């Protein structure tokens, strides 16, 4: 460089399993301003601001669409319906 | 039922770690 494995930041996210799936955000470039620069190489490569464009991110975890665990509803039964992390604060 | 921190924990392009080529 490549393939694995560990941790793990930012960010989404919330019962759980699977199909469909963006978004955040992390990074790369590019492009135009701003700042720094006065520099002596020959291995690419200063910061910042605002817009863009990319990835076996061809990714989950929202959102959809099945079922699977408890829970509330109905119903002879069949089956059908709605719900599903922990903790203190604060907002009518 | 919302909002802010925090906590477990699911995702897990950058960095660091180990391992093989």
């Nucleotide at each position: 460089g490549g393939a694995g494995a560990g941790a793990g930041a930012a960010g989404u996210c919330a019962a759980c399993c699977a199909g469909a799936g963006a978004a955040a955000c992390a990074c790369a470039c590019c492009a135009a301003c701003c700042c720094a620069u006065u520099g002596c190489a020959c291995u690419c490569c200063g910061g910042g601001u605002u817009g863009g464009u990319g990835g076996u991110a061809u990714a989950u975890u929202a959102c959809c669409u099945g079922g699977u665990a408890c829970g509330g509803g109905g119903g002879a039964a069949a089956c059908u319906u709605c719900g599903u992390g922990g903790u203190g604060g604060c907002c009518g | 039922g919302g909002c802010c921190a925090c906590c477990u924990g699911a995702c897990a392009g950058u960095c660091c770690u180990c391992u093989c080529c």
Released in 2002, the model rests on X-ray diffraction data to a resolution of 2.2 angstroms. The RNA (RNA HAIRPIN RIBOZYME; RNA SUBSTRATE) has 113 modelled nucleotides. Crystals were grown from: MPD, calcium Chloride, ammonium chloride, meta-ammonium vanadate, pH 5.0, VAPOR DIFFUSION, SITTING DROP at 300K. Ions in the entry include calcium. The work is reported in "Transition state stabilization by a catalytic RNA" (Rupert et al., Science, 2002). On the sample the depositors note: THIS SEQUENCE OCCURS NATURALLY IN SATELLITE TOBACCO RINGSPOT VIRUS.